The PDB entry is titled "Subunit joining exposes nascent pre-40S rRNA for processing and quality control". This is an experimental structure of RNA (20S ribosomal RNA, nucleotides 1260 to 1911) from Saccharomyces cerevisiae S288C, with 652 nucleotides shown. The work is reported in "An open interface in the pre-80S ribosome coordinated by ribosome assembly factors Tsr1 and Dim1 enables temporal regulation of Fap7" (Rai et al., Rna, 2021). It holds a match to the Rfam family "Eukaryotic small subunit ribosomal RNA". A reference for the family is Yusupov et al. (2001), "Crystal structure of the ribosome at 5.5 A resolution", Science. Clan: SSU clan. The structure was determined by electron microscopy at 3.7 angstroms resolution and released in 2020. Among the 31 different proteins in the entry, which are not shown, are 40S ribosomal protein S19-A, 40S ribosomal protein S28-A and 40S ribosomal protein S15. The reconstruction used 90,692 particles. Keywords: 80S-like, Tsr1, Structural heterogeneity, RIBOSOME.

Context: one part of a larger RNA, bound to proteins that are not shown
RNA sequence: GGGGGAGUAUGGUCGCAAGGAUGAAACUUAAAGGAAUUGACGGAAGGGCACCACCAGGAGUGGAGCCUGCGGCUUAAUUUGACUCAACACGGGGAAACUCACCAGGUCCAGACACAAUAAGGAUUGACAGAUUGAGAGCUCUUUCUUGAUUUUGUGGGUGGUGGUGCAUGGCCGUUCUUAGUUGGUGGAGUGAUUUGUCUGCUUAAUUGCGAUAACGAACGAGACCUUAACCUACUAAAUAGUGGUGCUAGCAUUUGCUGGUUAUCCACUUCUUAGAGGGACUAUCGGUUUCAAGCCGAUGGAAGUUUGAGGCAAUAACAGGUCUGUGAUGCCCUU
RNA sequence: AGACGUUCUGGGCCGCACGCGCGCUACACUGACGGAGCCAGCGAGUCUAACCUUGGCCGAGAGGUCUUGGUAAUCUUGUGAAACUCCGUCGUGCUGGGGAUAGAGCAUUGUAAUUAUUGCUCUUCAACGAGGAAUUCCUAGUAAGCGCAAGUCAUCAGCUUGCGUUGAUUACGUCCCUGCCCUUUGUACACACCGCCCGUCGCUAGUACCGAUUGAAUGGCUUAGUGAGGCCUCAGGAUCUGCUUAGAGAAGGGGGCAACUCCAUCUCAGAGCGGAGAAUUUGGACAAACUUGGUCAUUUAGAGGAACUAAAAGUC
Numbered sequence: 001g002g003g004g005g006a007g008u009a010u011g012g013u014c015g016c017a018a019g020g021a022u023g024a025a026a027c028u029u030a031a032a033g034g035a036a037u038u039g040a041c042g043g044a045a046g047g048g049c050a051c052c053a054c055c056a057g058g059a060g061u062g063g064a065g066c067c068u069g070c071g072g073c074u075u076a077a078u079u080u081g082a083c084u085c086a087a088c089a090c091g092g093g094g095a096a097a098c099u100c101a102c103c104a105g106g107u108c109c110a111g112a113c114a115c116a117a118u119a120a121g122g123a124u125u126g127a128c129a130g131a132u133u134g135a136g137a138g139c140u141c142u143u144u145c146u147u148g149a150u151u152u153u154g155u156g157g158g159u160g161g162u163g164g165u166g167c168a169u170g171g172c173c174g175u176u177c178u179u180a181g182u183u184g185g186u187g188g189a190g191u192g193a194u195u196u197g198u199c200u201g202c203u204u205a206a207u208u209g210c211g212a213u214a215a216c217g218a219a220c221g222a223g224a225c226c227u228u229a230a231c232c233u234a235c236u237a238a239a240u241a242g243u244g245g246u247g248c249u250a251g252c253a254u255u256u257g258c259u260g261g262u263u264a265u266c267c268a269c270u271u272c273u274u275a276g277a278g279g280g281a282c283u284a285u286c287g288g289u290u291u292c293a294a295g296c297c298g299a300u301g302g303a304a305g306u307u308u309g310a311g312g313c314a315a316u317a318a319c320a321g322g323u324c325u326g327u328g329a330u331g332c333c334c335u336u
Numbered sequence: 337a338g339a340c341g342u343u344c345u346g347g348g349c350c351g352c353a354c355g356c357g358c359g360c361u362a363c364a365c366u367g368a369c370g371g372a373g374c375c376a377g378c379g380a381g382u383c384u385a386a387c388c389u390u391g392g393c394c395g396a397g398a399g400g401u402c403u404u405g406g407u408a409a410u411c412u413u414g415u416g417a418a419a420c421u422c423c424g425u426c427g428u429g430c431u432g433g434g435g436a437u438a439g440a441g442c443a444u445u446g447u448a449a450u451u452a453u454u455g456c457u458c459u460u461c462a463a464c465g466a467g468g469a470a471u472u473c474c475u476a477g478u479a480a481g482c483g484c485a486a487g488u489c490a491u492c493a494g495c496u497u498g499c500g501u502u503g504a505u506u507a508c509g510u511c512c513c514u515g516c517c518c519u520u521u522g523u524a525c526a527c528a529c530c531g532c533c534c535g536u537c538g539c540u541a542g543u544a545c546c547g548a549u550u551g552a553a554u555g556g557c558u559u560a561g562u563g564a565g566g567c568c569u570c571a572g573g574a575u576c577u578g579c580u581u582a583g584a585g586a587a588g589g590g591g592g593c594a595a596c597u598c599c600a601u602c603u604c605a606g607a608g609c610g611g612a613g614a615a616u617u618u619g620g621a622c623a624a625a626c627u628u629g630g631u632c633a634u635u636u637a638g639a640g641g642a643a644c645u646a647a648a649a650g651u652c
Base pairs, nucleotide, nucleotide: 002029003028013020014019046518047517060471061470070355081090102347113157115154181220182219185216186215187196188195189194201210225312226311227310228309231279235276241270242269244267245266249260250259251258282305285299286298288296289295363467367426368425369424370423371422387406388405394399439459441456442455480502481501482500540646542644543643550637552635553634554633555632557630558629560627561626565622567620568619571616575612576611577610579608580607581606589598590597591596
C1' cells in the first nucleotide's frame, strides 16, 4: 500500500490557554504522480533587403480643377462579387438594344416511357383570316381548317433537364509565407522516443564554399540549364535585302566635274541586311590582401569583366473566390 | 400558368456641398505663339467580303467622291512620331500662362446618340501663385520626361499596354528604425495546477440530520423490600391394627345339677403394653419469580429542527 473525502468527525491524553501529540468511516472516482524528448511561446544577444527601409539624394502624389473603381446616399431597381501588405483603373467591368445576371408590361415554349378520355358525331393543327380589339403579328373568333390525335390535354411516378451560389466516391487553377531551406545510405550515441552529419569562425547573390570535426560519401531546392540583347571583314547564299559598275538619261560652274536617271541597261558583288552552321569569357594575365585557404580589391588587354545585361522554370501551407455541356463524381435553388 | 427562355420593351456601373480616386492638364521665360529645319522601333491587315489605305479629286477643318496597291520583308510605310532644333513675335501682370462650366452651330456610326456616344467651327476664359499633418507600382542607357503601335472595338482612352528618342544627381554602407523576417539562450492550442454562470428574491418537492421534548412499550445492570416450590429437619395422630388380661353380661353337658360351677358355649363393658400411618406445622439450605425507585440502550409516537439537491425553478 490507487486518487478526493481528511490530518476532518470522535474518544483518550497533554496544555493555564492557544492548542500539543495518537486518528477514522460512509459515500465519491479512471486516472492523479515521476523522469526525460520533439506543440510552440520571452521584455537577453545575433543577422539579413525593401526605388515593397532608413543613410545620402532624386522625382513625387496628398492642396486645385478633372477623369475613373469602392463605401455611402438615392431609387421604379440603381444586379452584385472582393476590404491591412495579400480589397479600391480589378474581375481584362473602355457605353446605349448584343452582354443580362436585375426592376413595377409583354410573351410562348414545359411529355421519354408507362396512364388515360372527347380521338370525328370532335381536341387541336387556327397561324387568326383582317376589319376585329380596346393596347405593338396579338391571345376573340364572325366564319371557309392542314384539321387529326401530332398532341393540345388531365395526372401520378420520371421525367422535364441547364442557370441565380458552392456542397457528397474527384480538384491543380490561381494568389500567398516567397522550400534565402527540406531528406535518406551504411557509421557513432541512447532501454527508448529521438539525436550527430545539417557546426564557433571567416566567405557568398545563395546550407554558396573553405576550414574545424564521430562522422564519410551523396540526392531534391539554389548552380547548371532555356529564351532573349550585345561581337563575328571566318563561311555559304540574296529582284520579296543592298551598295559597285556599264549604259539609255537630266542637270551640269563647267571644261575633267559634283548631284540626279529608271526596269530589266546588263554584268560583277556581300561590308552594311536577314537566317542556318560554328567560334569566342574562364574573372584571363600581372600587383596587392587574407589561417596564404575560399575569396575580395586594384591594374593593363578585350565586343563583353555588377551571377556579363533581362527574364522563363521549380510545392510547405486553415482564405470552403479554384466549378462549364467541371459532376459536386445535391434531393428545395419554384430546381417541370 | 418554368420566374432559368427569348424576341419585343425604358431603366444597370451614369445624379447635391468634402476622398485615402495609380500619374493625368497646371501653377510659366530652361515659357508660350508663329515660321522653318526633320529623325524609329515591335507589331497589324480584305472572299463569302468589306480590313488596311496612298495620288487625282471638292471643301476651312470634319469629311465626301474617282481610283488603285496589299494574303504579305514586296503594298499602306522611310509608318517623315513627339520632345528637342534655329529665326521671330511676345514681356512678367495670376496678361497673350491655364482652359476647367458652358450656348449658337456642320459632320460622320448604326435599328436607334435626348441624360450632351464621339469629332471639327466661333464665343466664353470661372478654381488654380509649388501644396498642412503625412506617405511612394519605378535601379546605369537605370530615375525621369517624350511616345501614340497591338489588346478592348460596328464608333469611344485620362487605362493595364511593348518597343524605341533624349538621358542626368548622390550610394556602393549599417542594423537605429521597421512591412519585417529568420535564427541562438532562459518561456507548452490539448483546450496543460488556481473566480461567469448564475449573486438578491420566492418556490415546488424530494433526501438525510436533530430532540427542547413528552408518550408508550421491549431489554441489561443495580438500591431497598418481599418471596412459590420440592428435598432434609422439630412436631403433630383423622384411621387402621395384632395383642395380654380382668370381668360381668353370662349361654348349653357333668356337679347345691337351680342360676351356677367345670372347657365340659346367648348377647360385652374394663384396662395392659404394641405397630403402620394421611391432612396440618417448627428451623434450615437450595432458589424461580415480584414490587420499588436509581441508572443505560433502544425504539417509537408526534414534537420543534436547521441544510442540500431534481425526465425542478421565478433573476441583479